[PDB]
Context: bound to proteins that are not shown
RNA sequence: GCAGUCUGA
DNA sequence: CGCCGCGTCAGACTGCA
DNA sequence: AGTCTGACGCGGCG
Numbered sequence: 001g002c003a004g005u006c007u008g009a
Numbered sequence: 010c011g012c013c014g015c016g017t018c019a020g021a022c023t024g025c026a
Numbered sequence: 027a028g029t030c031t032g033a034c035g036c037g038g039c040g
Stems, first nucleotide, its partner, number of pairs: 002024008010040006
Other pairs, nucleotide, nucleotide, family: 001025cWW001026cWW
């Protein structure tokens, strides 16, 4: 840097 | 029938060349 | 290229 996951408002 | 779009900001954790 | 694939949207638009 990206993908996945989860979360917040 | 193929092509184009489908909110914003943020925190965390993995696994990946 | 063989998958012991994925698909499993929607609504306009041209």

Annotation
Entry title: Cryo-EM structure of E. coli RNAP-DNA elongation complex 2 (RDe2) in EcmrR-dependent transcription. This is an experimental structure of RNA (9-nt RNA transcript) from Escherichia coli O157:H7, together with DNA, with 40 nucleotides shown. The work is reported in "Structural visualization of transcription activated by a multidrug-sensing MerR family regulator" (Yang et al., Nat Commun, 2021). The structure was determined by cryo-electron microscopy at 2.8 angstrom resolution and released in 2021. The entry is indexed under Transcriptional factor, TRANSCRIPTION, TRANSFERASE-DNA complex, promoter escape, multidrug recognition. The organism belongs to Escherichia coli, within Bacteria.